[PDB]
RNA sequence: GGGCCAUACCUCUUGGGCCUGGUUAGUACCUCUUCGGUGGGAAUACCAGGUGCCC
Numbered sequence: 001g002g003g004c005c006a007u008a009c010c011u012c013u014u015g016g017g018c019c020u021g022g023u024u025a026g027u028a029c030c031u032c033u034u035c036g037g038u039g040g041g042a043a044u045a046c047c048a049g050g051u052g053c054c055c
Stems, first nucleotide, its partner, number of pairs: 001055004009016002017051007029040002032037001
Other pairs, nucleotide, nucleotide, family: 011013cWH017050tWW024044cWW025043tHH026027cHS026041tWS027042tWH028041tHS031038cWW033036tWS
C1' cells in the first nucleotide's frame, strides 16, 4: 500500500461501540392462509464471553 471492511474504532477500564451465547422470546409485531399452516422477527430488562486476520 492492497484484500476481508470495526472482534480493526473509541476510551484507558475491566468501559463504550461492534461481535457471540443464555434468559425476557421465536413472545410482541408483520407476509401469505381453505385458519389447519407459513416465512421474517423485535423492543425493553438481566447475566456471561470476545476486541483484528491475510498478502